[PDB]
Context: bound to proteins that are not shown
DNA sequence: GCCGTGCGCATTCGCCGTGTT
DNA sequence: TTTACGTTGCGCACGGC
C1' cells in the first nucleotide's frame, strides 16, 4: 500500500 | 480564465489466516 | 480439478471558447 474472509469498533 | 464532457470515487480505523475440492 | 450476476451522483481535470 493492493487482496479475498471475520471482527471489533465509531 | 471560464464553462461543457470525462473519470474516479463512495466513511474510517483495528487486526487475523488464507491462497481449496 | 464445475460458486460470483449488478446501478447511481458531486470536484478534480482538460482545454476549446
Nucleotide at each position: 500500500a493492493c487482496a479475498c474472509g471475520g471482527c471489533g469498533a465509531a